The RNA, together with DNA, has 24 modelled nucleotides. The 2005 paper behind the entry is "Crystal Structures of RNase H Bound to an RNA/DNA Hybrid: Substrate Specificity and Metal-Dependent Catalysis". It comes from the structure "Bacillus halodurans RNase H catalytic domain mutant D132N in complex with 12-mer RNA/DNA hybrid". Crystallisation conditions: MPD, NaCl, HEPES, pH 7.5, VAPOR DIFFUSION, SITTING DROP, temperature 294K. Released in 2005, the model rests on X-ray diffraction data to a resolution of 1.85 angstrom.
[PDB]
Context: bound to proteins that are not shown
Order: sequence, then structure tokens, then C1' cells
RNA sequence: GACACCUGAUUC
DNA sequence: GAATCAGGTGTC
Repeated sequence: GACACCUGAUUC
């Protein structure tokens, strides 16, 4: 860098 | 449902 999978929030 | 603000792991 790439293909994925999440975690916690803020809003419209 | 759409958008943005942030931190993290499994693998190629």
C1' cells in the first nucleotide's frame, strides 16, 4: 500500500 | 439511511 473484519462516539 | 470523527486487528 491492498483486501477485509471490527471498536467507541458525534450528528443530519 | 447518510456523513464525519477516531482507534484497532486479521492477512496478502